[PDB]
Context: one part of a larger RNA, bound to proteins that are not shown
Molecule: Tethered rRNA, nucleotides 1396 to 2025
Organism: Escherichia coli
RNA sequence: CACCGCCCGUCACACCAUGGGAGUGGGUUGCAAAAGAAGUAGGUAGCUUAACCAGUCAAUAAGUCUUGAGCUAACCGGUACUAAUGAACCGUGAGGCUUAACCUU
RNA sequence: GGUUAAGCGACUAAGCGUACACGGUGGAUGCCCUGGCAGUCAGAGGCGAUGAAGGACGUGCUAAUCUGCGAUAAGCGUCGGUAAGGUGAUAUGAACCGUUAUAACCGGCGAUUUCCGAAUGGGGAAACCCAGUGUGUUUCGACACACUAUCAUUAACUGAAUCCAUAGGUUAAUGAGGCGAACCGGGGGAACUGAAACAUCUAAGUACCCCGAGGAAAAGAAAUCAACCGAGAUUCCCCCAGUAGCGGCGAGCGAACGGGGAGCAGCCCAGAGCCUGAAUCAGUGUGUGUGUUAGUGGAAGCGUCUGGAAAGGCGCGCGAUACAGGGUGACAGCCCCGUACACAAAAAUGCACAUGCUGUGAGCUCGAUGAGUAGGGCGGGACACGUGGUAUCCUGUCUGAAUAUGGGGGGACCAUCCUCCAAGGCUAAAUACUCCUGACUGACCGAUAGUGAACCAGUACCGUGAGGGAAAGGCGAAAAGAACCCCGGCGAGGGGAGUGAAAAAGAACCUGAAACCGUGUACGU
Numbered sequence: 001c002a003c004c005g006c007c008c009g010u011c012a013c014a015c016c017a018u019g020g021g022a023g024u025g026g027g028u029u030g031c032a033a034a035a036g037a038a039g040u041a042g043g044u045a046g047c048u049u050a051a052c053c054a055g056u057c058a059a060u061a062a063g064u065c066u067u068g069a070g071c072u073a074a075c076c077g078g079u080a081c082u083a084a085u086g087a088a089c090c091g092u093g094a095g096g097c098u099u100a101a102c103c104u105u
Numbered sequence: 106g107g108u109u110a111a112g113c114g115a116c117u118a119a120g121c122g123u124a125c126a127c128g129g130u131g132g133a134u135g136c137c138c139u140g141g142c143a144g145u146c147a148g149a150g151g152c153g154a155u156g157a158a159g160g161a162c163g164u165g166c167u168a169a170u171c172u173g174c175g176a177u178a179a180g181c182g183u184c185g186g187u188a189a190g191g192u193g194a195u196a197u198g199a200a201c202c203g204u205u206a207u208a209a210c211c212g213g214c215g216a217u218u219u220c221c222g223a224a225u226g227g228g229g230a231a232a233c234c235c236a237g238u239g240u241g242u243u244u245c246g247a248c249a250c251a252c253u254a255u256c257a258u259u260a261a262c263u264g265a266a267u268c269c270a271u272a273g274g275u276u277a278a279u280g281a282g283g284c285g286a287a288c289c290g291g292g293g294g295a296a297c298u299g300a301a302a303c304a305u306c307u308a309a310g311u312a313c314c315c316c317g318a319g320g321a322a323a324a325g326a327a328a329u330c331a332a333c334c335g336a337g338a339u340u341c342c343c344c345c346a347g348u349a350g351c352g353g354c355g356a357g358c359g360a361a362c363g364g365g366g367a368g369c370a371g372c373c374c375a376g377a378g379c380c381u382g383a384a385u386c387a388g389u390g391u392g393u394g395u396g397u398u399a400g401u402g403g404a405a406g407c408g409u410c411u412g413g414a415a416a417g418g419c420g421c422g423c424g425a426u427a428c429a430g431g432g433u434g435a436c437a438g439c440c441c442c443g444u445a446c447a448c449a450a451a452a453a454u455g456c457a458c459a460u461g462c463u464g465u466g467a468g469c470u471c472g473a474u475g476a477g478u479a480g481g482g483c484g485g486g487a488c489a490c491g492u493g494g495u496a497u498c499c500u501g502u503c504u505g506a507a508u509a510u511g512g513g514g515g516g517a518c519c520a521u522c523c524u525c526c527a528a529g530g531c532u533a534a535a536u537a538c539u540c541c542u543g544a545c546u547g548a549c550c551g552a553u554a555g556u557g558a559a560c561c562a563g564u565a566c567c568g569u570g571a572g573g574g575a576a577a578g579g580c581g582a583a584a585a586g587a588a589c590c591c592c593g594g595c596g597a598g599g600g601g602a603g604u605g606a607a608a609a610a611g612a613a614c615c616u617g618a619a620a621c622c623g624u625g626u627a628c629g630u
Stems, first nucleotide, its partner, number of pairs: 096113008120630010136579002140550002142547007149539002151284002159221003162175003166198001170194002181215006190202003226235003236253004242247001256280008289317005299306001303353001329336002340367005350358002371531003374475001377470003386464005395455001400448003406421005422439002424428001430442003480504007490516001511526005566573002586614001589601004
Other pairs, nucleotide, nucleotide, family: 044045cHS073074cHS080083cHH086087cWS118120cHS131619tHS132618tHS133617tHS135615cWW138551tHS138552tWH154225cWH158222tHS163173tWW165179cWH165193cWH167169cHS168196cWW169196cWW170561cWS172179cWH177216tWS180216cWW184451cSS185451cHS187209tWS188208tWH189203tSS189204cHS191202cWW192201cWW212451tWS237251cWW238239cWH240249tWS242248cWH244246tWS254282cWH255281cWW264272tWS265271tWH266270tWH267269cHS276277cWH288537cSS294310tWS294312tHS295311tWH305491cWS306491tWS320321cSS321536tWH325338cSS327337tHS328512tHS331334tWS332334cHS333515tWS339368cWS347348cHS347359tWS348360tWH349359tHS352355tHS352491cHS353355tHS356491tWW370532tWS370533tHS374375cWH376377cHS380467cWW381383cHS381467tWS382383tWS382466cWS383466tSS384466tHS385465cWW391459cWS392458cWW394457cWW396454cWW398450tWS398453cWW403445tHS404424cSS404444tWW405422cSS405443tWH407421cWW411415tWH412414tHS412435tWS413434tWS414434cSS415417tHS417436tWS426445cSS429443tHS431442cWW433437tWH433440cWW450452tWS460461cWH463464cWH471472cWS474526tHS474528tHS476507tHH477478cHS477505tWH478506tHS479505tHS487497cWW493495tWS498499cWH500501cHS500502cHS509526tWS532533cHS539541cHS552559tWH557562tSS562576tHH563574tWS564575tWH565574tHS580584tWH581585tHS583605tWS586612tWS587611tHS588602tHS593597tHS603611tWW604608tWH605610tHS616617cWH
């Protein structure tokens, strides 16, 4: 290195970071729900503990004598109850013939 | 006479098959016919504002049905004719009456005539409600009687805007209105099929719709045709001929002229001068006759067998203008009818000749061709004639001829022939038809035939409507259609008795086939 300058953008090669992005895994955690180991706090009969004394109406409810009662179904051990009555009806009346052979070859 | 080997050994018929005998369900067959079909020869050839055709309701000792009549009611007034049975039948009894002309029945002429229905006051869903105005009252309360159709025409009245006038409003006379077989006139007016398809044509001015008139209609007396010679309204029949012609020259169509037959009446007006009702048709009282409308006379067997029954048949008449026909306990000529032939109807009639009459007319001089008529153009239509070289007639449009001097025509059309007279009506004859009445006939039917219908049929019955459209004959000479007895649900049904020639004639009734269903017998399995 002074316009023979400087300088812009389109597409082509490459790279890089990044947005968006059908979606994908987590995480952490909100809330409404649920849940209660231990333990601690509260109620509490049961078990286990000295002495002795002592009450009178209805309802709800429970308790005593009922209940594994009843039911008892088909199926297990005893009942001739009752009921299939005395009767009636088909039935034939020694089973052809022959002959081989048997009885009696 | 007792055991083993072998062989062969029918008698079944739960049912089933064949043949024969005997039964039931069914209703073809033959026989029959008041029912029909076509005829021919005679009539008639309308019916209605005085209420039709057609209905609704009613009318008997009645219940109805069919027949009949209409609150005067199976019916009256009346004239006849006319003889003792009817009170129509169902469908039987009742009560009844008559028996020489009212019992009745036939024929003429008289009364009524409920309500709907062209329905005539209004209206409306037919067989009704409201009418409504004059009209009458022992009640004068509703009942009797009368009126309004409409229009058209004619008549009379009125009388507007707006002055007539006009229109219009009110009172007189006439008509007409609907229904009905076929023929005729008019106005409208198609596709199917042929052509092997189909656009021209063909079917075809037919089917069909609307208006109009009758017993017939219509048409109807030369400005016609022929040859150039004549003829003398129209209508119908037989040829002229499948001829001339016409046509995507296919299919098809289809002449004409002339001649022979029936019958053979026209006419008249386009209005100037002499007598009239003069034919006449039509109407309208009244002869001919006719009929028909009821009635009247009408010739002709005696024995036989039978039979359930003699008219059948086997001997003996008839009659004849009647041998037509039909029925009568079997074929009758003598049964009764009738049947030839011989008589008859108050009434009114229809019509032709008798008549009253009447509209009407019926007879002697002037007449006058009937104008926006042929053609022109144009588009259409009929003539056998499909625009074509195309004769003639009618015309929607505009366009427009002279007055026997014209016309027209003789088939283009132009010349020569001829020839007859435009622009207003009447016309039996020979012809077309049968819803209806009479008479006669049939190589026409005999009950799945014949008309749909031999029977209570256009019914039962099906469709909202338009409409469609069934089945179903036969005792017996005589009902004499089965006393009484028995069984039985006092049943049904049967068997007994009687009747009748016959009860295999018993109301499901002559004759009684086949399919099909049964029982018995013979044999086979």